Shown are 72 nucleotides from a PDB entry: RNA (Rev Response Element SLII A31C/G39C) with a sequence from Human immunodeficiency virus 1. The organism belongs to Lentivirus humimdef1, within Viruses. The work is reported in "Mutation-driven RRE stem-loop II conformational change induces HIV-1 nuclear export dysfunction" (Ojha et al., Nucleic Acids Res., 2025). It comes from the structure "Crystal structure of HIV-1 RRE SLII A31CG39C mutant in complex with Fab BL3-6". It was solved by X-ray crystallography to 2.75 angstrom. Protein in the same entry: BL3-6 Fab heavy chain and BL3-6 Fab light chain. Crystallisation conditions: 0.2 M Ammonium citrate dibasic, 20% PEG 3,350.
RNA sequence: GGCACUAUGGGCGCAGCGUCAAUGACGCUGCCGGUACACGCCAGACAAGAAACACUUGUCUGAUAUAGUGCC
Repeated sequence: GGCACUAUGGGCGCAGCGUCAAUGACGCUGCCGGUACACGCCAGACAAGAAACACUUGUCUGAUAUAGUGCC
RNA backbone atom coordinates (compact mmCIF):
# COMPACT_ATOMS: atom_id res chain seq x y z
P G A 1 0.42 3.79 3.41
O5' G A 1 -0.27 2.86 2.32
C5' G A 1 -0.63 3.36 1.04
C4' G A 1 -0.67 2.26 0.00
C3' G A 1 -1.92 1.37 0.00
O3' G A 1 -3.01 1.92 -0.72
C1' G A 1 0.00 0.00 0.00
P G A 2 -4.45 2.08 -0.02
O5' G A 2 -5.34 0.98 -0.73
C5' G A 2 -5.02 0.49 -2.02
C4' G A 2 -5.36 -0.98 -2.12
C3' G A 2 -6.60 -1.42 -1.33
O3' G A 2 -7.82 -1.21 -2.01
C1' G A 2 -4.80 -2.85 -0.82
P C A 3 -9.18 -0.89 -1.19
O5' C A 3 -9.53 -2.25 -0.44
C5' C A 3 -9.89 -3.41 -1.19
C4' C A 3 -9.95 -4.65 -0.33
C3' C A 3 -10.86 -4.60 0.88
O3' C A 3 -12.23 -4.75 0.58
C1' C A 3 -8.81 -5.53 1.51
P A A 4 -13.30 -3.87 1.41
O5' A A 4 -13.42 -4.61 2.82
C5' A A 4 -13.98 -5.91 2.91
C4' A A 4 -13.55 -6.60 4.18
C3' A A 4 -14.07 -6.00 5.47
O3' A A 4 -15.40 -6.40 5.77
C1' A A 4 -11.76 -6.50 5.68
P C A 5 -16.58 -5.32 5.92
O5' C A 5 -16.54 -4.91 7.47
C5' C A 5 -17.24 -5.67 8.45
C4' C A 5 -16.37 -5.94 9.66
C3' C A 5 -16.35 -4.86 10.74
O3' C A 5 -17.47 -4.94 11.60
C1' C A 5 -14.14 -5.55 10.27
P U A 6 -18.20 -3.60 12.13
O5' U A 6 -17.34 -3.17 13.39
C5' U A 6 -16.95 -4.11 14.37
C4' U A 6 -15.76 -3.61 15.14
C3' U A 6 -15.80 -2.14 15.49
O3' U A 6 -16.62 -1.84 16.61
C1' U A 6 -13.73 -2.62 14.52
P A A 7 -17.73 -0.69 16.51
O5' A A 7 -17.01 0.55 17.19
C5' A A 7 -16.16 0.34 18.31
C4' A A 7 -15.17 1.46 18.50
C3' A A 7 -15.79 2.85 18.66
O3' A A 7 -15.10 3.60 19.65
C1' A A 7 -14.27 2.84 16.83
P U A 8 -15.88 4.77 20.43
O5' U A 8 -15.55 6.08 19.59
C5' U A 8 -16.53 7.10 19.40
C4' U A 8 -15.99 8.27 18.62
C3' U A 8 -17.01 9.25 18.06
O3' U A 8 -17.47 10.18 19.03
C1' U A 8 -15.31 8.79 16.44
P G A 9 -18.76 11.11 18.77
O5' G A 9 -18.82 12.06 20.04
C5' G A 9 -20.06 12.54 20.52
C4' G A 9 -20.31 13.97 20.14
C3' G A 9 -19.16 14.95 20.39
O3' G A 9 -18.31 15.12 19.27
C1' G A 9 -21.06 15.67 21.56
P G A 10 -16.72 15.30 19.48
O5' G A 10 -16.31 16.52 18.54
C5' G A 10 -16.61 17.87 18.89
C4' G A 10 -17.96 18.27 18.35
C3' G A 10 -18.03 18.46 16.83
O3' G A 10 -18.99 17.58 16.26
C1' G A 10 -19.06 20.31 18.00
P G A 11 -18.47 16.24 15.53
O5' G A 11 -16.90 16.48 15.29
C5' G A 11 -16.38 16.66 13.97
C4' G A 11 -14.86 16.65 13.92
C3' G A 11 -14.14 17.54 14.93
O3' G A 11 -13.92 16.86 16.16
C1' G A 11 -13.28 17.96 12.75
P C A 12 -12.80 17.37 17.20
O5' C A 12 -13.09 18.93 17.33
C5' C A 12 -12.26 19.78 18.11
C4' C A 12 -12.97 21.06 18.45
C3' C A 12 -14.38 20.90 19.02
O3' C A 12 -14.42 20.77 20.44
C1' C A 12 -14.38 22.50 17.25
P G A 13 -13.45 19.78 21.26
O5' G A 13 -14.34 19.38 22.52
C5' G A 13 -15.34 18.38 22.38
C4' G A 13 -16.70 18.97 22.14
C3' G A 13 -17.04 20.22 22.97
O3' G A 13 -16.76 21.42 22.26
C1' G A 13 -18.66 18.53 23.35
P C A 14 -15.95 22.63 22.94
O5' C A 14 -16.88 23.11 24.15
C5' C A 14 -18.05 23.89 23.91
C4' C A 14 -18.75 24.22 25.21
C3' C A 14 -17.87 24.85 26.28
O3' C A 14 -17.74 26.25 26.13
C1' C A 14 -19.05 23.03 27.21
P A A 15 -16.45 27.01 26.70
O5' A A 15 -15.54 25.83 27.27
C5' A A 15 -14.51 26.08 28.21
C4' A A 15 -15.01 25.91 29.63
C3' A A 15 -13.95 25.72 30.69
O3' A A 15 -13.32 26.93 31.08
C1' A A 15 -15.60 24.08 30.98
P G A 16 -11.73 26.97 31.27
O5' G A 16 -11.52 26.68 32.82
C5' G A 16 -12.39 27.24 33.80
C4' G A 16 -12.44 26.39 35.05
C3' G A 16 -11.10 25.90 35.57
O3' G A 16 -10.39 26.88 36.31
C1' G A 16 -12.58 24.09 35.48
P C A 17 -8.88 27.22 35.90
O5' C A 17 -8.00 26.49 37.01
C5' C A 17 -8.49 26.34 38.34
C4' C A 17 -8.13 24.99 38.90
C3' C A 17 -6.70 24.54 38.68
O3' C A 17 -5.77 25.14 39.56
C1' C A 17 -8.15 22.77 38.14
P G A 18 -4.29 25.48 39.04
O5' G A 18 -3.49 24.12 39.23
C5' G A 18 -3.56 23.41 40.46
C4' G A 18 -3.19 21.96 40.27
C3' G A 18 -1.94 21.70 39.45
O3' G A 18 -0.73 21.91 40.15
C1' G A 18 -3.66 20.28 38.71
P U A 19 0.29 23.07 39.67
O5' U A 19 -0.39 23.64 38.34
C5' U A 19 0.16 23.39 37.04
C4' U A 19 0.23 21.91 36.75
C3' U A 19 1.36 21.44 35.85
O3' U A 19 2.62 21.45 36.48
C1' U A 19 -0.63 20.33 35.25
P C A 20 3.75 22.49 35.99
O5' C A 20 5.03 21.57 35.75
C5' C A 20 5.42 20.62 36.72
C4' C A 20 5.27 19.21 36.20
C3' C A 20 6.26 18.81 35.11
O3' C A 20 7.52 18.43 35.63
C1' C A 20 4.07 18.14 34.49
P A A 21 8.83 18.57 34.71
O5' A A 21 8.64 17.44 33.61
C5' A A 21 9.24 17.57 32.32
C4' A A 21 8.25 17.30 31.21
C3' A A 21 8.74 17.68 29.82
O3' A A 21 8.44 16.67 28.85
C1' A A 21 6.73 18.89 30.35
P A A 22 9.64 16.02 27.99
O5' A A 22 9.65 16.85 26.63
C5' A A 22 10.79 17.61 26.23
C4' A A 22 10.42 19.02 25.84
C3' A A 22 11.59 19.92 25.40
O3' A A 22 11.12 20.85 24.42
C1' A A 22 10.54 20.86 27.31
P U A 23 11.84 20.98 22.99
O5' U A 23 10.66 21.40 21.99
C5' U A 23 9.84 20.43 21.34
C4' U A 23 9.26 19.43 22.32
C3' U A 23 8.40 18.32 21.75
O3' U A 23 9.18 17.29 21.16
C1' U A 23 7.52 19.13 23.83
P G A 24 8.50 15.95 20.60
O5' G A 24 8.45 14.97 21.86
C5' G A 24 7.27 14.25 22.19
C4' G A 24 7.37 13.63 23.57
C3' G A 24 6.09 13.05 24.15
O3' G A 24 5.75 11.78 23.65
C1' G A 24 7.11 14.40 25.77
P A A 25 4.46 11.02 24.23
O5' A A 25 3.54 12.19 24.81
C5' A A 25 2.32 11.90 25.48
C4' A A 25 2.48 12.00 26.98
C3' A A 25 1.19 12.08 27.78
O3' A A 25 0.52 10.84 27.93
C1' A A 25 2.65 13.73 28.55
P C A 26 -0.87 10.61 27.15
O5' C A 26 -1.24 12.07 26.62
C5' C A 26 -2.31 12.83 27.18
C4' C A 26 -2.12 13.07 28.66
C3' C A 26 -3.38 13.12 29.50
O3' C A 26 -3.97 11.85 29.71
C1' C A 26 -1.94 14.86 30.16
P G A 27 -5.43 11.55 29.13
O5' G A 27 -6.37 11.60 30.42
C5' G A 27 -6.19 10.67 31.48
C4' G A 27 -6.02 11.37 32.81
C3' G A 27 -7.25 12.08 33.35
O3' G A 27 -8.24 11.22 33.91
C1' G A 27 -5.44 13.53 33.52
P C A 28 -7.85 9.89 34.71
O5' C A 28 -9.10 9.67 35.67
C5' C A 28 -10.18 10.58 35.66
C4' C A 28 -10.03 11.63 36.72
C3' C A 28 -11.28 12.43 37.03
O3' C A 28 -12.16 11.74 37.88
C1' C A 28 -9.47 13.91 36.76
P U A 29 -13.66 11.46 37.40
O5' U A 29 -14.50 12.51 38.24
C5' U A 29 -13.96 13.06 39.43
C4' U A 29 -14.26 14.53 39.55
C3' U A 29 -15.51 14.99 38.84
O3' U A 29 -16.72 14.66 39.50
C1' U A 29 -13.77 16.47 38.33
P G A 30 -17.95 14.07 38.64
O5' G A 30 -18.79 15.37 38.27
C5' G A 30 -19.12 16.32 39.28
C4' G A 30 -19.12 17.73 38.73
C3' G A 30 -20.08 18.00 37.59
O3' G A 30 -21.41 18.19 38.03
C1' G A 30 -17.98 18.91 37.05
P C A 31 -22.60 17.39 37.30
O5' C A 31 -23.12 18.41 36.19
C5' C A 31 -23.10 19.81 36.40
C4' C A 31 -22.94 20.55 35.09
C3' C A 31 -23.77 20.02 33.94
O3' C A 31 -25.09 20.55 33.92
C1' C A 31 -21.52 20.23 33.25
P C A 32 -26.33 19.65 34.41
O5' C A 32 -26.55 18.61 33.22
C5' C A 32 -27.61 18.77 32.29
C4' C A 32 -27.14 19.42 31.01
C3' C A 32 -27.26 18.58 29.75
O3' C A 32 -28.56 18.61 29.19
C1' C A 32 -25.09 19.47 29.87
P G A 33 -29.43 17.26 29.11
O5' G A 33 -28.57 16.31 28.17
C5' G A 33 -29.00 16.05 26.84
C4' G A 33 -28.40 17.03 25.87
C3' G A 33 -28.41 16.56 24.43
O3' G A 33 -28.43 17.69 23.57
C1' G A 33 -26.17 16.59 25.26
P G A 34 -29.53 17.76 22.40
O5' G A 34 -28.86 18.74 21.33
C5' G A 34 -29.57 19.17 20.19
C4' G A 34 -30.48 18.07 19.72
C3' G A 34 -30.14 17.43 18.39
O3' G A 34 -29.12 16.45 18.46
C1' G A 34 -32.39 18.01 18.40
P U A 35 -27.69 16.75 17.80
O5' U A 35 -27.92 16.56 16.23
C5' U A 35 -28.24 15.30 15.68
C4' U A 35 -28.87 15.45 14.32
C3' U A 35 -28.03 16.18 13.28
O3' U A 35 -27.07 15.37 12.65
C1' U A 35 -30.15 17.16 13.34
P A A 36 -25.52 15.69 12.89
O5' A A 36 -25.32 17.15 12.29
C5' A A 36 -24.57 17.35 11.10
C4' A A 36 -25.48 17.45 9.90
C3' A A 36 -25.27 18.69 9.04
O3' A A 36 -24.21 18.55 8.12
C1' A A 36 -27.53 18.54 9.59
P C A 37 -22.91 19.47 8.30
O5' C A 37 -23.14 20.65 7.24
C5' C A 37 -23.96 20.45 6.09
C4' C A 37 -24.85 21.65 5.82
C3' C A 37 -24.21 23.01 6.01
O3' C A 37 -23.38 23.42 4.95
C1' C A 37 -26.27 22.99 7.13
P A A 38 -21.90 23.93 5.28
O5' A A 38 -22.02 25.52 5.23
C5' A A 38 -22.97 26.16 4.40
C4' A A 38 -23.45 27.43 5.04
C3' A A 38 -22.37 28.29 5.67
O3' A A 38 -21.70 29.12 4.75
C1' A A 38 -24.12 27.98 7.22
P C A 39 -20.18 28.80 4.34
O5' C A 39 -19.45 28.56 5.73
C5' C A 39 -18.51 29.49 6.22
C4' C A 39 -19.15 30.48 7.16
C3' C A 39 -18.30 30.86 8.36
O3' C A 39 -17.34 31.86 8.06
C1' C A 39 -20.42 30.22 9.12
P G A 40 -15.79 31.46 7.93
O5' G A 40 -15.16 31.90 9.33
C5' G A 40 -15.52 33.14 9.93
C4' G A 40 -15.85 32.99 11.40
C3' G A 40 -14.77 32.38 12.28
O3' G A 40 -13.77 33.32 12.65
C1' G A 40 -16.86 31.39 12.79
P C A 41 -12.22 33.00 12.36
O5' C A 41 -11.63 32.63 13.80
C5' C A 41 -12.46 32.61 14.95
C4' C A 41 -12.34 31.31 15.69
C3' C A 41 -11.12 30.48 15.35
O3' C A 41 -9.94 30.95 16.00
C1' C A 41 -13.03 29.09 15.37
P C A 42 -8.50 30.88 15.28
O5' C A 42 -8.03 29.37 15.55
C5' C A 42 -8.01 28.84 16.88
C4' C A 42 -8.09 27.32 16.92
C3' C A 42 -7.06 26.54 16.12
O3' C A 42 -5.80 26.45 16.77
C1' C A 42 -9.20 25.58 15.79
P A A 43 -4.44 26.36 15.90
O5' A A 43 -4.44 24.86 15.36
C5' A A 43 -4.52 23.76 16.25
C4' A A 43 -4.84 22.47 15.52
C3' A A 43 -4.04 22.21 14.26
O3' A A 43 -2.72 21.76 14.49
C1' A A 43 -6.30 21.79 13.82
P G A 44 -1.70 21.73 13.25
O5' G A 44 -1.82 20.23 12.72
C5' G A 44 -1.12 19.83 11.56
C4' G A 44 -1.99 19.06 10.60
C3' G A 44 -1.62 19.19 9.14
O3' G A 44 -0.51 18.39 8.79
C1' G A 44 -3.94 19.48 9.36
P A A 45 0.87 19.10 8.38
O5' A A 45 0.94 18.86 6.82
C5' A A 45 0.25 17.76 6.24
C4' A A 45 -0.50 18.17 5.00
C3' A A 45 0.21 19.17 4.12
O3' A A 45 1.26 18.63 3.35
C1' A A 45 -2.03 19.82 4.39
P C A 46 2.63 19.47 3.19
O5' C A 46 2.25 20.53 2.05
C5' C A 46 1.69 20.08 0.83
C4' C A 46 1.00 21.17 0.05
C3' C A 46 1.80 22.43 -0.22
O3' C A 46 2.80 22.29 -1.22
C1' C A 46 -0.37 23.03 0.46
P A A 47 4.27 22.91 -0.98
O5' A A 47 4.15 24.44 -1.47
C5' A A 47 3.90 24.75 -2.83
C4' A A 47 3.10 26.02 -2.97
C3' A A 47 3.84 27.31 -2.70
O3' A A 47 4.65 27.72 -3.77
C1' A A 47 1.72 27.38 -1.65
P A A 48 6.17 28.08 -3.47
O5' A A 48 6.17 29.66 -3.33
C5' A A 48 5.42 30.45 -4.22
C4' A A 48 4.75 31.60 -3.50
C3' A A 48 5.64 32.47 -2.65
O3' A A 48 6.47 33.35 -3.37
C1' A A 48 3.66 32.03 -1.48
P G A 49 7.99 33.56 -2.88
O5' G A 49 7.90 34.65 -1.72
C5' G A 49 7.55 36.00 -1.98
C4' G A 49 6.94 36.64 -0.76
C3' G A 49 7.90 36.98 0.37
O3' G A 49 8.54 38.22 0.19
C1' G A 49 6.02 35.85 1.24
P A A 50 10.03 38.44 0.72
O5' A A 50 10.68 36.99 0.58
C5' A A 50 11.33 36.54 -0.60
C4' A A 50 12.78 36.22 -0.33
C3' A A 50 13.06 35.50 0.98
O3' A A 50 14.21 34.66 0.86
C1' A A 50 14.13 37.59 0.97
P A A 51 14.05 33.13 0.41
O5' A A 51 13.35 32.47 1.69
C5' A A 51 14.08 32.28 2.91
C4' A A 51 13.24 31.61 3.98
C3' A A 51 12.33 30.49 3.51
O3' A A 51 12.16 29.59 4.60
C1' A A 51 11.00 32.23 4.40
P A A 52 13.40 28.73 5.16
O5' A A 52 12.70 27.38 5.58
C5' A A 52 11.66 26.86 4.76
C4' A A 52 11.47 25.40 5.01
C3' A A 52 11.31 25.06 6.47
O3' A A 52 10.46 23.92 6.59
C1' A A 52 13.30 24.08 5.64
P C A 53 8.92 24.10 6.99
O5' C A 53 8.92 24.20 8.59
C5' C A 53 9.66 23.31 9.42
C4' C A 53 9.94 23.97 10.75
C3' C A 53 8.96 25.07 11.18
O3' C A 53 7.78 24.56 11.79
C1' C A 53 11.19 25.82 11.47
P A A 54 6.39 25.39 11.78
O5' A A 54 6.71 26.72 12.56
C5' A A 54 6.54 26.77 13.96
C4' A A 54 6.94 28.13 14.44
C3' A A 54 6.04 29.24 13.95
O3' A A 54 4.89 29.42 14.74
C1' A A 54 8.29 29.81 13.51
P C A 55 3.47 29.68 14.02
O5' C A 55 3.53 31.23 13.57
C5' C A 55 4.03 32.26 14.42
C4' C A 55 4.49 33.48 13.63
C3' C A 55 3.53 34.00 12.58
O3' C A 55 2.51 34.82 13.12
C1' C A 55 5.68 33.84 11.64
P U A 56 0.99 34.55 12.69
O5' U A 56 0.85 35.30 11.30
C5' U A 56 0.99 36.71 11.24
C4' U A 56 1.11 37.19 9.83
C3' U A 56 0.00 36.74 8.91
O3' U A 56 -1.16 37.51 9.05
C1' U A 56 2.07 36.40 7.85
P U A 57 -2.57 36.77 9.01
O5' U A 57 -2.81 36.48 7.46
C5' U A 57 -2.97 37.58 6.58
C4' U A 57 -2.62 37.24 5.16
C3' U A 57 -3.45 36.14 4.55
O3' U A 57 -4.71 36.60 4.14
C1' U A 57 -1.18 35.76 4.04
P G A 58 -5.96 35.63 4.33
O5' G A 58 -5.91 34.74 3.00
C5' G A 58 -6.06 35.35 1.73
C4' G A 58 -5.51 34.46 0.64
C3' G A 58 -6.20 33.12 0.46
O3' G A 58 -7.36 33.16 -0.35
C1' G A 58 -3.86 32.82 0.54
P U A 59 -8.66 32.33 0.12
O5' U A 59 -8.42 30.83 -0.37
C5' U A 59 -8.35 30.51 -1.75
C4' U A 59 -7.74 29.14 -1.97
C3' U A 59 -8.42 27.97 -1.27
O3' U A 59 -9.60 27.52 -1.90
C1' U A 59 -6.10 27.82 -0.94
P C A 60 -10.86 26.98 -1.03
O5' C A 60 -10.55 25.42 -0.83
C5' C A 60 -9.92 24.65 -1.85
C4' C A 60 -9.16 23.47 -1.28
C3' C A 60 -9.88 22.64 -0.22
O3' C A 60 -10.78 21.70 -0.77
C1' C A 60 -7.67 23.11 0.50
P U A 61 -12.02 21.17 0.10
O5' U A 61 -11.35 20.29 1.24
C5' U A 61 -10.97 18.95 0.99
C4' U A 61 -10.35 18.32 2.21
C3' U A 61 -11.25 18.27 3.43
O3' U A 61 -12.20 17.22 3.41
C1' U A 61 -9.14 19.10 4.06
P G A 62 -13.60 17.45 4.14
O5' G A 62 -13.31 17.07 5.65
C5' G A 62 -12.65 15.86 5.99
C4' G A 62 -12.25 15.84 7.45
C3' G A 62 -13.27 16.37 8.45
O3' G A 62 -14.32 15.46 8.77
C1' G A 62 -11.18 17.34 8.90
P A A 63 -15.75 16.01 9.28
O5' A A 63 -16.81 15.46 8.22
C5' A A 63 -16.70 15.78 6.84
C4' A A 63 -15.90 14.73 6.11
C3' A A 63 -16.64 14.00 4.99
O3' A A 63 -15.67 13.46 4.08
C1' A A 63 -16.18 12.49 6.74
P U A 64 -15.65 13.86 2.51
O5' U A 64 -15.48 12.46 1.77
C5' U A 64 -14.21 11.80 1.72
C4' U A 64 -14.02 10.89 2.91
C3' U A 64 -13.45 9.52 2.59
O3' U A 64 -12.75 9.03 3.73
C1' U A 64 -15.74 9.34 3.27
P A A 65 -11.24 9.51 3.97
O5' A A 65 -11.40 11.06 4.28
C5' A A 65 -10.29 11.86 4.64
C4' A A 65 -10.52 12.51 5.98
C3' A A 65 -9.89 11.81 7.17
O3' A A 65 -8.55 12.19 7.36
C1' A A 65 -12.15 12.25 7.64
P U A 66 -7.35 11.24 6.87
O5' U A 66 -6.26 11.39 8.02
C5' U A 66 -6.16 10.44 9.08
C4' U A 66 -6.89 10.89 10.32
C3' U A 66 -6.76 9.96 11.53
O3' U A 66 -5.59 10.21 12.29
C1' U A 66 -9.05 10.46 11.16
P A A 67 -4.86 9.04 13.12
O5' A A 67 -6.04 8.23 13.82
C5' A A 67 -6.06 8.05 15.24
C4' A A 67 -6.65 6.72 15.65
C3' A A 67 -5.92 5.47 15.19
O3' A A 67 -4.76 5.15 15.95
C1' A A 67 -8.23 5.19 14.83
P G A 68 -3.64 4.17 15.33
O5' G A 68 -4.33 2.73 15.31
C5' G A 68 -3.85 1.68 16.15
C4' G A 68 -4.97 0.77 16.58
C3' G A 68 -4.87 -0.66 16.07
O3' G A 68 -4.04 -1.47 16.89
C1' G A 68 -7.04 0.17 15.64
P U A 69 -2.88 -2.37 16.22
O5' U A 69 -3.56 -3.78 15.96
C5' U A 69 -4.23 -4.49 16.99
C4' U A 69 -5.20 -5.45 16.37
C3' U A 69 -4.59 -6.34 15.30
O3' U A 69 -3.95 -7.49 15.83
C1' U A 69 -6.54 -5.31 14.43
P G A 70 -2.71 -8.16 15.06
O5' G A 70 -3.38 -8.84 13.77
C5' G A 70 -4.15 -10.02 13.91
C4' G A 70 -5.05 -10.32 12.73
C3' G A 70 -4.36 -10.59 11.41
O3' G A 70 -3.83 -11.89 11.35
C1' G A 70 -6.24 -9.20 11.07
P C A 71 -2.52 -12.20 10.47
O5' C A 71 -3.07 -12.27 8.97
C5' C A 71 -4.18 -13.10 8.62
C4' C A 71 -4.84 -12.66 7.33
C3' C A 71 -3.90 -12.45 6.15
O3' C A 71 -3.54 -13.66 5.52
C1' C A 71 -5.41 -10.62 6.30
P C A 72 -1.99 -14.00 5.33
O5' C A 72 -1.65 -13.42 3.88
C5' C A 72 -2.58 -13.54 2.81
C4' C A 72 -2.58 -12.31 1.93
C3' C A 72 -1.23 -11.85 1.42
O3' C A 72 -0.77 -12.61 0.31
C1' C A 72 -2.48 -9.98 2.20